[PDB]
Context: bound to proteins that are not shown
RNA sequence: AUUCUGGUUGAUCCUGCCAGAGGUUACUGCUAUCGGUGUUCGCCUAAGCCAUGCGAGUCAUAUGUUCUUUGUGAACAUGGCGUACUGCUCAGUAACACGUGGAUAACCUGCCCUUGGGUCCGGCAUAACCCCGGGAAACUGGGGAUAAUACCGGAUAACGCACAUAUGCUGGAAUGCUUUCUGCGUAAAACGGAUUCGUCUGCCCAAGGAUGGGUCUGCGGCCUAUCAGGUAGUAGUGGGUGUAACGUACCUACUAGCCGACAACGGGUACGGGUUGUGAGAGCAAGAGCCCGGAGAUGGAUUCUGAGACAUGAAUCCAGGCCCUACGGGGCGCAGCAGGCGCGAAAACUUUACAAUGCGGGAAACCGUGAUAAGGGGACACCGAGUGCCAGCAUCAUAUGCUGGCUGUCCGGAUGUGUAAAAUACAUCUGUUAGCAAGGGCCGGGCAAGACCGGUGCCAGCCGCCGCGGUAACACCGGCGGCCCGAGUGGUGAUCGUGAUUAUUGGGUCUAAAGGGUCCGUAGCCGGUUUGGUCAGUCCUCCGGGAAAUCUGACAGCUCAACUGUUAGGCUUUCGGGGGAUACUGCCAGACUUGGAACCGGGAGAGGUAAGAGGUACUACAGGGGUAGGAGUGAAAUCUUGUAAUCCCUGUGGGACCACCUGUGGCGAAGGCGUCUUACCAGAACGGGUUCGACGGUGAGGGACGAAAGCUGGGGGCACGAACCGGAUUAGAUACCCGGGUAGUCCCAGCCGUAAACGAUGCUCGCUAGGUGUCAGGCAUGGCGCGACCGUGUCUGGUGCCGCAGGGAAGCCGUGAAGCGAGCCACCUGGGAAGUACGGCCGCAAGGCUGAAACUUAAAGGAAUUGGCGGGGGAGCACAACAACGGGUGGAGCCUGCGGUUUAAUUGGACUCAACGCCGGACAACUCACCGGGGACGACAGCAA
RNA sequence: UAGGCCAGGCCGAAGACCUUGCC
RNA sequence: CGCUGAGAGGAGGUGCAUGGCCGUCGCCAGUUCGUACUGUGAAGCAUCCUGUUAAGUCAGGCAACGAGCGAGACCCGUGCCCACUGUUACCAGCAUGUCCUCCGGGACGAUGGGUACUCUGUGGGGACCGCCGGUGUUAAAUCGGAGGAAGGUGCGGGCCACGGUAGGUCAGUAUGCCCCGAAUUUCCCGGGCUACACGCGGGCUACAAUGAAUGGGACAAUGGGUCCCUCCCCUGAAAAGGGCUGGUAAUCUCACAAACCCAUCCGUAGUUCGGAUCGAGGGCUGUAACUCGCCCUCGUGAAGCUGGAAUCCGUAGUAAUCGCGUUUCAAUAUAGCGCGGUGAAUACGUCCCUGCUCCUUGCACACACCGCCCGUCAAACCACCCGAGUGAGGUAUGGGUGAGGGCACGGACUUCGUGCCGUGUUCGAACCUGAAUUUUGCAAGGGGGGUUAAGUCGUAACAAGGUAGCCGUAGGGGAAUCUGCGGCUGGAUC
Repeated sequence: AUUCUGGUUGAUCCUGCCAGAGGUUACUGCUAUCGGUGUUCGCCUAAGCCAUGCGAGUCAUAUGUUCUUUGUGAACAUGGCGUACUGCUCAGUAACACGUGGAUAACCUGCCCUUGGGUCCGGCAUAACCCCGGGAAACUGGGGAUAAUACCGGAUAACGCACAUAUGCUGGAAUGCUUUCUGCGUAAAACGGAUUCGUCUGCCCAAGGAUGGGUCUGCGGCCUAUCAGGUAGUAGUGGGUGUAACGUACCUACUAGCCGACAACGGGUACGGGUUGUGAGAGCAAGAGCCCGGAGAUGGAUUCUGAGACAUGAAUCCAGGCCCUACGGGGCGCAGCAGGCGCGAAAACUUUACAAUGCGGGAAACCGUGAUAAGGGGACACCGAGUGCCAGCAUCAUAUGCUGGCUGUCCGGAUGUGUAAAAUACAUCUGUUAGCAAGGGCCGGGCAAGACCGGUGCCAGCCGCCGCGGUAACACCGGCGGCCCGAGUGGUGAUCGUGAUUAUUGGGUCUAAAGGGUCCGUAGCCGGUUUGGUCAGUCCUCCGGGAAAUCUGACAGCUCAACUGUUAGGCUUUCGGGGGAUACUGCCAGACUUGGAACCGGGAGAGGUAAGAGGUACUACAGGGGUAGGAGUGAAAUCUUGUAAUCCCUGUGGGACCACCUGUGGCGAAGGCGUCUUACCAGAACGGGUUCGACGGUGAGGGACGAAAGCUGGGGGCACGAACCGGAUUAGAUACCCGGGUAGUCCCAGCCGUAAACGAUGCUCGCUAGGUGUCAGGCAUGGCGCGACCGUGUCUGGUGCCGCAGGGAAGCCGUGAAGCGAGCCACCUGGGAAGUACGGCCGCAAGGCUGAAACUUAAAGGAAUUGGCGGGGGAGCACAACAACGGGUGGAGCCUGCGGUUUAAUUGGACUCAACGCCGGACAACUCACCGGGGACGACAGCAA
Repeated sequence: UAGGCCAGGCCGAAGACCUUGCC
Repeated sequence: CGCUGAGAGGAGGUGCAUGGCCGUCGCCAGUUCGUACUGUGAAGCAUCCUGUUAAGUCAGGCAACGAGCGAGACCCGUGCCCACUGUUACCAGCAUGUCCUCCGGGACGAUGGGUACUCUGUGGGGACCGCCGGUGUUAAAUCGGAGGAAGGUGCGGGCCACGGUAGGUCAGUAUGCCCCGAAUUUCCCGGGCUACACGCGGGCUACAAUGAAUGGGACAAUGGGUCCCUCCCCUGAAAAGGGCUGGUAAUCUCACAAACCCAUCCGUAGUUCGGAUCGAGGGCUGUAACUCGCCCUCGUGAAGCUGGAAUCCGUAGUAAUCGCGUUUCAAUAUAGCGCGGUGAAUACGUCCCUGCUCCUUGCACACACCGCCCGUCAAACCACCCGAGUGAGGUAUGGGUGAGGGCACGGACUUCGUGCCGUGUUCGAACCUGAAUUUUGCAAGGGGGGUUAAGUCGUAACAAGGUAGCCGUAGGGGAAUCUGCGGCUGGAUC
């Protein structure tokens, strides 16, 4: 720092993955002093189940009652507001849910806000309280008294119909407000409370705002085809209905649409975004926490109350579990805060306070607040520190030494600052023999560290990978020593980078995995020069946006630090709308000739179908001749022949097959095409002052052609020839060999759809040294019976070899690229499992097409090279080869050596060459090394004596 | 510090080591 | 010294730790270095082709040029010539010592003498493919010609590199570590290595007139002997005993060679041709002879009668053969290593057989073919798939039964209803159920995959892998695989 290292090899280059090396995240082993910062700590299993406390309550200036601690003091009741905001969770949701830009002229809004009005008569229950209780509880009955900003009844609006009336906004824009009034149906309030009688705060109302929320749509963001059709209230029109409001949201009559192959429908998965991880970046991966929106309250449905809910602290029932009971019944669901069980790899205190920041309550004083703040606990993430310092002196160069002092960042204390009060922190002082405060991994390589000593013996073990140990382990265990990191340090996943190992940037695809068999061809994609016009992508610029947060830098302030504020940038992106430009591309209208398309000419071609004839061989039978074998093999036998084969001659039928000619020739999209004649058709190149005017390339899907084998039906069957039978070979021969020979090869009508369908090189264009055959056409010239014809040169298009530059890992390729650019498509991503399983389509079938996973594995693989090697080739040599020879071993006895039986011992080395008359090893003591039996034998040391 | 050293026991035998002579 | 440790020492271990030694690739020609140069690189070129050679020996032409070690050169072996050359070698005339008388002398080289001619052992020459006639090229290299000892490695030998073959060498020697440290050290005694149902390796003897007795002739060298071979004399049958002579060795002795051949003798058959065991006996060697010796003499004279598969050695004085010294020293050699007698066929060769060398091609081999390597079969284990079956859970769908709630309407009780009964309507949980869809548990048995033995069977591919292989397809077979058809070459040799 835009990073490389080991592994496949006898060695190299290389494709290729594996493993190493750094983050981050989750969990965890080992282990440990402290402070700072804030936006972490039951997300990942169990959105499982919950004991206990608690989390929303407040209102004396709404009304009502009893006390006094005489005060906005408390208790009860009616009543107002609030609890629909916060808080938690992250299941559902692939969606106008969300981000973002608009809209609501289609809507509702309690509190709050300003102006315009009003605030009008009444009626009189029922509370606490009194009297009696019922009840295990949960709950809750009767009679008596009574009040309010309680509740009811009445007068002056809004709402809907129909009207006429002037711009009032906005403005493409009434459809709204409306001057309105008209008549028709059609309404509110609390002259409440307090006062200093100054006034303050409340009720109703109209308009608007604001706040809250519903609705609405342009656009932005997953995997999947082993998920192709989906949809009928589905798509739309009219009239309605309900709604706060637009709406098939529901209903009616009607139309026949709507979405989708540019991925509908379905499956998989997921809270969305702001953002986070990581990398030099392009990107790639996750979006638990802080903020925005969404949803959920055991699963589910339904509903009351309210301005607002289908309410986390509301109900109701069902499912499900649990729970209190006096057995008649009654509750509860912590995804609110601490806590418990369960769960698991997987996480805290049932602390403190309203002091602050907020919220509801109040007119106010103020009260409540597991919201919030404050802490406690958890190797959360980051940041900052220290466990030492220290002169002189000594060996083995940094360890304890010897000594000398010295500091208190830490730890303990004092005291105050300090916070709601704590604690830490903070200041002075002072406590310490500087002692209390370091561990963790690892030591063969990759990779920084030991070739030091015992242990163990393919065992114990190590090992990400490589690789170690069956006797000398730098490898493994203790030690010794050493190394790196640092209050941290490892492990396994994950994920990013490594890796240009997903590659638009930025990879390959002749031989390593990989070009589709060829080809035609839609969407897509790529496209000639050129005049004229536009300006949509694009371009410069402007204006509305793109919340903060997090990011970067600095300043300011926390002691440095991270962190908070200001600020200059970043992100938010990749929206809506204007002005300028016209190069570029897309749009508009022509043109242009080269690209392709169309026509004509003389030539070329085993180009295609259809028909016929032909060549030779073979074969069938018959005839004539002739008479002991023919056929085949490495050698044989089967087979065939005396029923006269083989061979020869004649003749008549048969089916396949098209030689030499033939070429490093030709035509064809490929597959492929060789006798000849004819008819039909098609393309090409060549020539062309010919017609056309970009009409072109590629091309996922999809379509036709598609060798051989095979299949189906009808023919044919000479030959050939899977199967089958027989004869040999051999240990065996279910093979090669040989004798028979079925299906088949052939034809006719269809199917399958695969090949090493190869140039292992998809197709199109421009571009890039040369030398060099041959073919078609054209063109110059020399010869030619200076004619039909053949030679050399030259342009164009093919067909081959050679090869510079160029490139590759090389073999190589090399104007016919594997060179250099342009475009499109197909294809590959470590080796097996596997073109296998399941599902699907296709086929009569065999099968083809599509195509995994578990598991296994460190290489597989490509070119090249040095050797060995072959039943490759070429060359050469020798009695440890051959030929030609002479002898002998092998046979018989003896001798010695090796093996094995025995043995107290019958000692060891040696086992083709190149061991066995060898170890000079022909051993009576020695030789001696096996043994029986004695005996002497330890320099030094320890120690018996 | 043991051997040695008459003889013999046994000892194959070996003063090997013992009853013994005995430095 | 009772003993341990540490020691010597240890013929205990490991030749798989070694030093040094040797077999062997192998007489094999190979191995190589420098310079430049081709190549990304391992590596290439020199180290290649043509001849040639015993050889990387050499010449010729080359992107090669030079150089080293091996090789050769070199050192030896012996044969033709000479310089000097004699003792203990030698007589070759000179002359003697004894017999033949037919006459030189035969015998004598002991000697005088002579080294006349020789063997002689120290220095030298010879025979270089040199000249000439063929070949190859006019080169390097190749045949008879030479009256010539060897014509064209004269003829035979030692030395024999870079490396491997983990070959042998701890047992010749030294040595690491483990071990033994009173035995695996260390000194004699006895046994054993000889023991033997026994397999095997190499040697010694054997069946003719090519053979048993008797003579004949001188014959060979290498190398020993003085502390040992033996001269002559005596003794016996032998082996041998005594005495005595020669030798520090061209003196002297082991010392005769055998095989041989002949007047001859010798006999006919598998036996005088052919001799292993065992019984008495005498010997020297040694300190000791049963285990465990050899010598000698006698009697038993046997087994056996040219030997199949298979192999083996060898090209001229060599095979073969006959015996000879020497080493293992006390004997014992049927042995190893050297010498000598005698004496033969074959090959004027080729690389076919079997090894081996080099260049090229092929290669899946690197422990390098004794290599690697495929499939079935069985066994253990693992993961998986089908499986007649058998459960569980999710989603959605129709349908069912259906709690409860909401508005509508009707009817009654009370403080005249968020109440009650009924009805209709609406939403609708829960449960049940058929198909559809999807996720997973279990399952007799079947399948193929993988992986572990020291499994069994084959040998399919790798070289022309022994029938070239691969690809598609079809058939066959325990299994690899086999055949047919088209295709390719990603196949060698032609």